About this RNA:
Released in 2025, the model rests on cryo-electron microscopy data to a resolution of 3.35 angstroms. An RNA with a sequence from Mus musculus: 30 nucleotides with solved positions. The work is reported in "Molecular basis of autoimmune disease protection by MDA5 variants" (Singh et al., Cell Rep, 2025). The entry also contains Interferon-induced helicase C domain-containing protein 1, not shown here. Keywords: PROTEIN-RNA COMPLEX, HELICAL FILAMENT, ATPASE, INNATE IMMUNE RECEPTOR, IMMUNE SYSTEM.

Context: bound to proteins that are not shown
This record gives sequence, structure tokens and C1' cells, in this order.
RNA sequence: UCCAUGCGCAUGACG
RNA sequence: CGUCAUGCGCAUGGA
Repeated sequence: UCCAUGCGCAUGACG
Repeated sequence: CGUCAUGCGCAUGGA
């Protein structure tokens, strides 16, 4: 500096 | 409670 993964949060629209 | 979009943060791993 780049790549992959997981988790959490908020906003907007809709139902 | 569900769907989509957007943005953010954290935690792993590799080059």
C1' cells in the first nucleotide's frame, strides 16, 4: 500500500 | 418487524 472475511451502528426511501 | 440503497466504525487473516 493492496486484497479477502466477519460483526455492529446510523441515515434516507418503501412496505 | 421486513426490503433496498448509502455511509461509518471495529475485529481477524493474507500479499